An RNA structure from Thermotoga petrophila, in which 409 nucleotides are resolved.
The entry also models magnesium, fluoride and potassium ions.
The work is reported in "A generalizable scaffold-based approach for structure determination of RNAs by cryo-EM" (Langeberg and Kieft, Nucleic Acids Res., 2023).
Method: electron microscopy, resolution 2.99 angstroms. The entry became public in 2023.
Entry title: Tetrahymena Ribozyme scaffolded Fluoride riboswitch.
[PDB]
RNA sequence: GGGCGAUGAGGCCCGCCCAAACUGCCCUAUAUGGAUGCAGUUCACAGACUAAAUGUCGGUCGGGGAAGAUGUAUUCUUCUCAUAAGAUAUAGUCGGACCUCUCCUUAAUGGGAGCUAGCGGAUGAAGUGAUGCAACACUGGAGCCGCUGGGAACUAAUUUGUAUGCGAAAGUAUAUUGAUUAGUUUUGGA
RNA sequence: AAGUUAUCAGGCAUGCACCUGGUAGCUAGUCUUUAAACCAAUAGAUUGCAUCGGUUUAAAAGGCAAGACCGUCAAAUUGCGGGAAAGGGGUCAACAGCCGUUCAGUACCAAGUCUCAGGGGAAACUUUGAGAUGGCCUUGCAAAGGGUAUGGUAAUAAGCUGACGGACAUGGUCCUAACCACGCAGCCAAGUCCUAAGUAGGGCUGAUGGCCUCUACUG
Numbered sequence: 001g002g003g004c005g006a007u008g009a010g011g012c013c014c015g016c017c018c019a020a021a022c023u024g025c026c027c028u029a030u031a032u033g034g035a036u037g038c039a040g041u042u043c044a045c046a047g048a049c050u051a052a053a054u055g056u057c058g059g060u061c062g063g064g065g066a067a068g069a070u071g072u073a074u075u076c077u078u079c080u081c082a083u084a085a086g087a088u089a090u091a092g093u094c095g096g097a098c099c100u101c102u103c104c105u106u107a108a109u110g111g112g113a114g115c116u117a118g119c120g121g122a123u124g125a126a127g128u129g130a131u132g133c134a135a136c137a138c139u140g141g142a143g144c145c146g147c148u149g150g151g152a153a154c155u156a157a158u159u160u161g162u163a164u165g166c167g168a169a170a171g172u173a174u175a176u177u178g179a180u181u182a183g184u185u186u187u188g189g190a
Numbered sequence: 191a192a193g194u195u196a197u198c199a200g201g202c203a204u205g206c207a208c209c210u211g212g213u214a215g216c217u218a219g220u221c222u223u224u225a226a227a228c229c230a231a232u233a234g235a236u237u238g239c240a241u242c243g244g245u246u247u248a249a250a251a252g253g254c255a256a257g258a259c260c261g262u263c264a265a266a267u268u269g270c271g272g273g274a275a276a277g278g279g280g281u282c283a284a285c286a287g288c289c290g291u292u293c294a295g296u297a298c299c300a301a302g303u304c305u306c307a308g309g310g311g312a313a314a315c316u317u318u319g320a321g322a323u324g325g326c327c328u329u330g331c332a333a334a335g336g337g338u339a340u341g342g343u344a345a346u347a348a349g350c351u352g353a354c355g356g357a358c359a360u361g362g363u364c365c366u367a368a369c370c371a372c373g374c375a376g377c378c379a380a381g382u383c384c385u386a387a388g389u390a391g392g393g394c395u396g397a398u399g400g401c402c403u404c405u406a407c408u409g
Base pairs, nucleotide, nucleotide: 002017003016004015005014008404009403010402011401012400013399024394025393026392027391028390029389030388033384034383035382036381040377041376045095047094048093049092050091051090055263057261058260059259060258061257063081064080065079066078067077068076069075098189099188101114102113103112104111105110115150116149117148118147119146120145121144127138128137129136130241131240132239133238134237135236152185153184154183155182156181157180158179159178161176162175163174164173165172166171192217193216194215195214196213197212198211199210200209201208204333205331206330219254220253221252222251223250224248225247226246227245228244229243234242268375269374270373271372272370273369277366278365279364280363281362282361288356289355290354292353293352294351295350297343298342299341302323303322304321305320306319307318308317309316310315326336327335
C1' cells in the first nucleotide's frame, strides 16, 4: 500500500469518504416554488355533464374627462368612466316533480339525511376530418342495464377472550373482542 | 333619449357612496355587402355540390349606435348568515311564536393590524406562541365624533336560557318564494406580480487541497 480534493501525470505533505470525498467565481434567462385573481363559486326545477356569454383577461378603432411631451397649429403618450338589464343555470343532453320506507329536527305546515370500487352491454348530446349543406368514417360525457365486489358502515343472532353482577359452584347479562350468519344503506307507479 | 364632466336640491344624518330629480358643456362612429385598382397564391387530411386572401378609394345599400367588431379562459363549485313583493298554506282573543331602557344566569373575547420569540423554506413566502390594539353606536363604509372589560357576541367572540312586563283581527307570527346595492369564510382557470435552489447561456481564473517537477496553454 483505496478513491476524492473545478482542466493531466510524477514526487512529498495535508484533509475528506467508504460508495464517498470532487465538480471554482461573476452576469443574463427560466418554475414545475409562492402571492393574487371576476358581474366566478356560494346563488338551478333537487341536481350531473357538454358548449361558451350578457362574464374573466386582451386586441383594432371611436366618445367624455385629466396630466404630461413635442410642437406651427397640431399630434403623440399615459391615466380614468363606460359596450342598457337579464348567468340566483344562458343554449343543450340527461334527469327531477307525485304517492311511499328508516332516522334527525319544528309548536305545526315544514326542513335535513340514508357509504363506496371494478367489469361488461346497449344507447347519444357533443367534436375531428379548410368553409356551407348533405352524407360518410373515427372518437364519444353524464345517465341507463347486468354481474362481481369493498362486510365498507350499522344493527341483530350464534359463540368467545378479558372484569364484574344475579354467582359456595354452574347458568346468566353487561363494557369490549374474535369469528360465523342475517338484515339496512329505500320502494313502486308515471 | 344614452355616455361623460361640473354644479344644485331632496332622500340622509359630520364625512364618503347610492337613489331620485334640475341646470349647463361635448359626442358619430364601427361592422358587413358591391365596384375598381393594387397585390397575393391563398387552398385545406373521406365523398358530391357552392365558395374561398389582404390594402386603399369609396359611391351606395344594410345592421347596431356612444359605442362597433374580433379573440381568450372552463378550473373551482363547500360551510353558511340577514331581509323579502305577490300568491298559497300553519298557528293565536292571548300564544311552544313576536317585542322590551326590565331582573337574574350559561358559554365566550373571533377576524384584522402591530411588536417580540420560535418551526418550515435556497429565496419569495408560510406557520406556531405570547403581549397590545381592535370589537359597539354602524346590516352601504366607519374616515371624523362618542365608547373600549361596571365593554362586547350574525355567518369562526351564545347576537343564548329562564323570570317579569307588553302588543294585537282589516290584526300578530311562522312556512313556501321571484328577488336584494345582498353579506361572511374558504376555494379557483387564463392573466398579473415576487423569488431563482436546480437547470441553461455567456464572461473570468486555475492544470497543485498545499511545496515543487514535467506536460499544454493562439502563448